[PDB]
An RNA: 35 nucleotides with solved positions. Primary citation: Dearborn et al., Structure (2018), "Structure of an RNA Aptamer that Can Inhibit HIV-1 by Blocking Rev-Cognate RNA (RRE) Binding and Rev-Rev Association". Method: X-ray diffraction, resolution 3 A. The entry became public in 2018. The PDB entry is titled "Crystal structure of HIV-1 Rev (residues 1-93)-RNA aptamer complex".

RNA sequence: GGCUGGACUCGUACUUCGGUACUGGAGAAACAGCC
Numbered sequence: 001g002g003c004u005g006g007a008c009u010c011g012u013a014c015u016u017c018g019g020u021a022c023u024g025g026a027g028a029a030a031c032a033g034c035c
Base pairs, nucleotide, nucleotide: 001035002034003033004032005031008027009026010025011022012021013020
Other pairs, nucleotide, nucleotide, family: 005006cHS006030cWW014019tWW015018tHS023026cWH
């Protein structure tokens, strides 16, 4: 140089209130890796 996406911390919405979906929502132009 080219490609990849993971634990979190939040912000919304709707919750049979435990949870879910959301990146023309944020930390993240971070961080971690592969060729």